An RNA structure, in which 74 nucleotides are resolved. The 1991 paper behind the entry is "Structural basis of anticodon loop recognition by glutaminyl-tRNA synthetase". The structure was determined by X-ray diffraction at 2.5 angstroms resolution and released in 1995. It holds a match to the Rfam family "tRNA". The family's RNA type in Rfam is transfer RNA. About the family: Transfer RNA (tRNA) molecules are approximately 80 nucleotides in length. Their secondary structure includes four short double-helical elements and three loops (D, anti-codon, and T loops). Further hydrogen bonds mediate the characteristic L-shaped molecular structure. tRNAs have two regions of fundamental functional importance: the anti-codon, which is responsible for specific mRNA codon recognition, and the 3' end, to which the tRNAs corresponding amino acid is attached (by aminoacyl-tRNA synthetases). tRNAs cope with the degeneracy of the genetic code in two manners: having more than one tRNA (with a specific anti-codon) for a particular amino acid; and 'wobble' base-pairing, i.e. permitting non-standard base-pairing at the 3rd anti-codon position. For this family Rfam cites "tRNAscan-SE: a program for improved detection of transfer RNA genes in genomic sequence" (Lowe and Eddy, Nucleic Acids Res, 1997). Rfam 15.1 lists 5,335,975 matches to the family in 14,413 species. Gene Ontology term of the family: triplet codon-amino acid adaptor activity.

Context: bound to proteins that are not shown
RNA sequence: GGGGUAUCGCCAAGCGGUAAGGCACCGGAUUCUGAUUCCGGCAUUCCGAGGUUCGAAUCCUCGUACCCCAGCCA
Repeated sequence: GGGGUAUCGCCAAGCGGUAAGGCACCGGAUUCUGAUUCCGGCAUUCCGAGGUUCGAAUCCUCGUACCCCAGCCA
C1' cells in the first nucleotide's frame, strides 16, 4: 500500500419494526453414574463518536482494533 472482519466467556442469527440458537457458566427438580433428563437464569444493547429516521446492530459519516498478502508453496 491493498484485500478482509467487528453482535455474550467461545461460536452464531439478524438484511429499517424493538437482540434467535448452540457450547460454557450459575441456580433448582428428579436419578442406583457428581452422568443423562427437566426447569429456569444468563446482550435495555451490537468496536467508538457523531448524524438520518416515528423507529438503527441494519442507513450515513469520521475514527479505532484485529486478520491476510512481498515462495520458483498451497